[PDB]
Source information:
An RNA structure, in which 24 nucleotides are resolved. The PDB entry is titled "RNA duplex containing C-Ag-A and U-Ag-A base pairs". Keywords: Metal-mediated base pair, Silver, RNA. Crystals were grown from: MOPS, MPD, spermine, lithium nitrate.
RNA sequence: GGACUCGAAUCC
RNA sequence: GGACUCGAAUCC
Repeated sequence: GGACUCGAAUCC
Repeated sequence: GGACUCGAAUCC
C1' cells in the first nucleotide's frame, strides 16, 4: 500500500 | 445509498 472483519464520527 | 475519515484486528 492493499484486502478483509467488528466498531465509531461528519457532511451530503 | 454516496462522500469523507479515525480506532481495533487479521491476511497478503